Background: An RNA structure (23S RIBOSOMAL RNA, nucleotides 1366 to 2058) from Haloarcula marismortui, in which 680 nucleotides are resolved.

Context: one part of a larger RNA, bound to proteins that are not shown
RNA sequence: CAUAGUAGCAGCGAUAGUCGGGUGAGAACCCCGACGGCCUAAUGGAUAAGGGUUCCUCAGCACUGCUGAUCAGCUGAGGGUUAGCCGGUCCUAAGUCUCACCGCAACUCGACUGAGACGAAAUGGGAAACAGGUUAAUAUUCCUGUGCCAUCAUGCAGUGAAAGUUGACGCCCUGGGGUCGAUCACGCCGGGCA
RNA sequence: UCGCCCGGUCGAACCGUCCAACUCCGUGGAAGCCGUAAUGGCAGGAAGCGGACGAACGGCGGCAUAGGGAAACGUGAUUCAACCUGGGGCCCAUGAAAAGACGAGCAUGAUGUCCGUACCGAGAACCGACACAGGUGUCCAUGGCGGCGAAAGCCAAGGCCUGUCGGGAGCAACCAACGUUAGGGAAUUCGGCAAGUUAGUCCCGUACCUUCGGAAGAAGGGAUGCCUGCUCCGGAACGGAGCAGGUCGCAGUGACUCGGAAGCUCGGACUGUCUAGUAACAACAUAGGUGACCGCAAAUCCGCAAGGACUCGUACGGUCACUGAAUCCUGCCCAGUGCAGGUAUCUGAACACCUCGUACAAGAGGACGAAGGACCUGUCAACGGCGGGGG
RNA sequence: UCUUAAGGUAGCGUAGUACCUUGCCGCAUCAGUAGCGGCUUGCAUGAAUGGAUUAACCAGAGCUUCACUGUCCCAACGUUGGGCCCGGUGAACUG
Numbered sequence: 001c002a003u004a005g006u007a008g009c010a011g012c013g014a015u016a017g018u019c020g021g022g023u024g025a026g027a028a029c030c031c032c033g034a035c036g037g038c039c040u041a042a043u044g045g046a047u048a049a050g051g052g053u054u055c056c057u058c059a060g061c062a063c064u065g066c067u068g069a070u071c072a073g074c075u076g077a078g079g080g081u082u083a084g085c086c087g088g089u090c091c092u093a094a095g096u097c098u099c100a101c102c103g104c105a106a107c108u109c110g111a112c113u114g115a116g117a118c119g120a121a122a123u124g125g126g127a128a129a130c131a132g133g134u135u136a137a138u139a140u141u142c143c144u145g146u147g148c149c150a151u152c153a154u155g156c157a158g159u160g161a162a163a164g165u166u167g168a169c170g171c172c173c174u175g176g177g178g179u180c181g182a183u184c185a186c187g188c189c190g191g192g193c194a
Numbered sequence: 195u196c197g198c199c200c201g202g203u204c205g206a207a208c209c210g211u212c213c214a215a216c217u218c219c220g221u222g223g224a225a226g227c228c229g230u231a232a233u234g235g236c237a238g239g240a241a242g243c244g245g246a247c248g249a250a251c252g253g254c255g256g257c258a259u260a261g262g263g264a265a266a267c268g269u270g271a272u273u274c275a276a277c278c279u280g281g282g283g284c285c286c287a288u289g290a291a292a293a294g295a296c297g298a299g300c301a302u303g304a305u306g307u308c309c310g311u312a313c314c315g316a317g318a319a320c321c322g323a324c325a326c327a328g329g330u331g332u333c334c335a336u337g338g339c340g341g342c343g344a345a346a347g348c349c350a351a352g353g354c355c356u357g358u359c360g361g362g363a364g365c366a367a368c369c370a371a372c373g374u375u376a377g378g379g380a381a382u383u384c385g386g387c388a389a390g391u392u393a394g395u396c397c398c399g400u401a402c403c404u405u406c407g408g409a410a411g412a413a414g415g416g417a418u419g420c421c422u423g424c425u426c427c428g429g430a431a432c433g434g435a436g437c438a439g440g441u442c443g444c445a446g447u448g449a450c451u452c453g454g455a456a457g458c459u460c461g462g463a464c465u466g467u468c469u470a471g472u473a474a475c476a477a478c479a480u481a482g483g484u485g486a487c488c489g490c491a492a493a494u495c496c497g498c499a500a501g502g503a504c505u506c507g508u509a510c511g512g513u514c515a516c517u518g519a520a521u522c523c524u525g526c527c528c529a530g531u532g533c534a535g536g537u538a539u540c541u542g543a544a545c546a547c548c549u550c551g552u553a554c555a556a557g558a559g560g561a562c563g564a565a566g567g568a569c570c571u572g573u574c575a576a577c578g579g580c581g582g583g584g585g
Numbered sequence: 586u587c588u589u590a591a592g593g594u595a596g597c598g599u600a601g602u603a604c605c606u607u608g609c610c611g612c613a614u615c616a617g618u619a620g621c622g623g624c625u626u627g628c629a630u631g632a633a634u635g636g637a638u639u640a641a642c643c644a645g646a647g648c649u650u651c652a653c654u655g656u657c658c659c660a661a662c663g664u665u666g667g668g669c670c671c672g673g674u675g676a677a678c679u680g
Stems, first nucleotide, its partner, number of pairs: 001680002008674002017035006036355004044334004050314002054312001055079006064072002084148002086310003090125002095118006102110002129146005149306008164296003170284008181273006187203006204261001208256005217246005226236003262267001285289001320329002337349003359672004368667008377658002381656001386653001394418005403408001405519001419441009442446001454651007461643002466478002482517007494503003521637003525580003530577002532573005539568003547560004581587002596630001597627001608624005
Other pairs, nucleotide, nucleotide, family: 003678tHS004677tHH005006cHS005675tHS006676tWH007675tHS010666cSS011370tSS012317tWW012357tHS015665tWS016036tSS023027tWH024026tHS024070cWS027070tWS028359tWS029067tWW039043cSS040350tWH041335tWS042044tHS042351tWW049315tHS049316tWW053080tWS053081tWW056136cSS061063cHS061072tWH063074cWS065325cWS067359tWS072073tSS073318tHS079137tWS080081cWH083311tWH084128tSS085128cHS087121cSS089126tHS091292cSS092120tWH092291cSS094119tHS101112cWW103499cSS104106tHS104107tHS110499tWS110500tSS111501tSS120124tHS122331tSS124290cWS125292tWS125293tWS127149cSS129140tWS130206cSS134139tWH146207tWS160161cWS162298tHH163297tHS167293tHS168292tHH169291tWH177249tWS177250tSS178276tHS179275tWH180274tHS180336cWW189265cSS193197cWS202266tSS205260tHS206258tHH207257tHS213214cHS213248tWS215248tHS215279tSS216247cWW222241tHS223239tSS223240tHS224236tWS224239tHS230232tHS232281tWS235240cSS249278cSS263265tHS263266tHS274336cHS285287cSS287289cSS313319tWS314319cHS315316cWS316330tWH317357cSS318356cWH322326tWS340346tHS341343tHS341345tHS346450cSS367668tHS375655tWH376659cWW379654tHS379656tHS380386tHS380387cWH380388cWW380654tWH382656cWS383385tHS386388cHS390653cSS392453tHS393452cSS399413tHS400412tHS401410tHH402409tHS404407tWS405407cHS405639cHS408640tSS428430tHS428431tHS443445tHS447451cWW461476cSS463640tWS463641tWS464480tHS468475tWH469473tHS481518tHS483575tWS483633tWS488492cSS489508tSS490508tWS490509tHH492505tHH493504tWW497499tHS497500tHS517633cSS519639tHS520638tWS523632tWS524633cWH527590cSS528576tWH537538cHS537568tWS542564tHS542565tHS546561cWW551556tHS552555tHS574577cHS579591tWS581592cHS588592cWW589591cHS593594cHS593631tWS594632tWH595631tHS595636tWS596636tSS599606cWW600602tHS602630cWS603605tHS614616tHS617619cHS632635cSS655659cWS
C1' cells in the first nucleotide's frame, strides 16, 4: 500500500418508539407535552468492598461516546462532604506482631515460654436522637423543636458496694403476646368515570 | 346508560403507666383429676382462690393550640413481617470471648476533642486492557390480582426508552431463532440426537420385587367452567369441604403454571466428590468389614537446632494401611519376596586388648563379637500363586 | 507325580474378563454381528487383588414395548432478526 469504503455497529425473553414543540449555525437519538412501550428480588430503594471527585454549577466540542449531538461519567474553570447520641475510635475472636529468652556460622531466619500490643466500619460485643425544615450540591451532622447518654464540678441524699445478674449465644418443630403492611365494614375529605 | 373506581383520612424519639409467659409464696386438699397444637402435671400437694417477681421496636396518657396536610385531619375488624415471651425434640456434633452495663438516688452547671461523611455501587463510576451480554456481599421476602407459592402471567409505586447508529425494498437466495404442516409414524440415525407427548387438583384404583422403609404419582379409569340458591367445619377470614338446580363452548389446570409411561441387562449400594477451561463416569468419598503399630518419657509425623503437631487427647484411644451399605460367603499355598520372633553353630565393623613389624609410626595378623545375615519358626482380609503330565 | 509352596473349593462364566466369534440352542423381528435366557471345555473367571447377589438411588452403559411426533418418506408456507440497497462510522486476516 492492497485488503476495503469490506467485516462489526442485527442475534441476548429488555425488539421502542411516534406526532407535535423548545433551543441551536447545525437536531432520528439534548429538552417539553401527548400517545405507545420496557423493568417488578429488579432496570426500583438503602448500602459493603472497591473507585476517587466520577457529585453540583457555568462555559465548551480538538479528545472520548460503536452513528450524530446543542448532550455527557468527555474538555476547562469554579463550588460542594458540618455530628456528644450514624460509623470509626473501645473490647476481645481465629490469628498476627514486638520485646525478652533460646537456637543458628549468621540474620531481615526459627519453634516454645513470658510480658506487651495488634486483630471485627455492610456482618461479633457496644453509653446516648427523634420529628420537621433547608441547598444547585451535605444532613439522625446545618436550622427549629423536643428528647437522651457519659464524665466532671457544686448541693442534697447515701454509707451501702459485692455477691449476683447481664453482655452471652447450636440445630429442628411449635403456642401465646403483637406493630407495620394488606384486606374487609362503615363515616369524612379530594379525584376519576358517565 | 349502570353506580362504581382511585387516593387521603397523619403525628416520633422520649417520659409515665399497663402486663401475658416463666419462676416462686399463701390458701386449698384432688387417691383421678388438671392441662396442651404436642409433650405433659400432681399427697415430694393437682384444680380453684389470693399474692410476689415479671415483656414488646406493643397498648394507653403526655410529648402535641410540636410538626405535617388543599382538605378530612376516622372508628372497628381479620390475617398478622418486625419486636416480645414460652413448650417440645436432637447430639459418638454441645453450639466464643472480652470490654462494658446492671446491682447503686436526685438538682443545677460545665465539658463531650480527634478521624470518616461528596458521588457510583454497576448491561457506562467496582475487577475483567474497553461505556466488556462475564464476575461482584448485605437489607428491602408483607404493594394489587393470581395461586400452594418469594412460581407464571398481568399491573401499581419507583425507574427507564442508554442491554444506544439509522433510512429503504412484501423485504429474493442463503443463515439464525421459531410456528403450522395432509397421509404414513423412527422407515431417519452409531443412538429418537432434536423435537414432540404427558401435565395442575380431587375421586376411584394400583403389579413384579423388597432390606417391609419402599416399589408408588406404578399402571389404568373418571371428574374439573359459569350462573342461582344452599349445607357442613371453624370464633372468623376477603379460609376450607360438599349439595341441588340452571346453563355455554370443539376445548373449563381453556392462557399461564404443569410427569410421558412400562419392562429386561450391566455398574456403583445410597446423599456426597472430581479433571477452574473438551472426561461427572463404572473413577474418589462414605457407613460397614478387616489387618497393623502403640501404656503416653508410647506409636505416627514436622524441625538444622531451640522446639513442635497429634494432645484441654490416653486403647470404647489415634496412628498406618486394605476392602467398600445390606444378604449368603470368603477354599488351598509360607517355596520366592516382605514383616516379625528365635537362634547351638557359622558369618559379622570400629574402639580397647594380644602377636609381629617400626628405638616411634605406617602396616600385617589374632582374640572377642553388637545389630544384621546364614539357619529355624510364625504370618496371605502380606506381596502374590492356584499348572503340565499320568492312574 | 513334575516345576516351584499349593494345583481353583462356593460361586459366576462367550463376561465392561472369551482369541477362535456374528460360538450353539431358544426368545423377539419380514429380516436382530445388538439385547435377554440356557449351554459353556474359562485364548487369559473366582473369593476383602474380595466372590456371588441384591431392594432403593442415578444428567452412568446396552436393549424391548405403548404413547408421541417434520428424525425420515418430502418437502411447503409463514413469523422475527440479518442478508440486499442508502447515510454515517470503520478494522483484521493475508500478500
Source information
The work is reported in "Mutations outside the anisomycin-binding site can make ribosomes drug-resistant" (Blaha et al., J.Mol.Biol., 2008). Entry title: The Refined Crystal Structure of the Haloarcula Marismortui Large Ribosomal Subunit at 2.4 Angstrom Resolution with rrnA Sequence for the 23S rRNA and Genome-derived Sequences for r-Proteins. Released in 2008, the model rests on X-ray crystallography data to a resolution of 2.4 A. It holds a match to the Rfam family "Archaeal large subunit ribosomal RNA". A reference for the family is Cannone et al. (2002), "The comparative RNA web (CRW) site: an online database of comparative sequence and structure information for ribosomal, intron, and other RNAs", BMC Bioinformatics.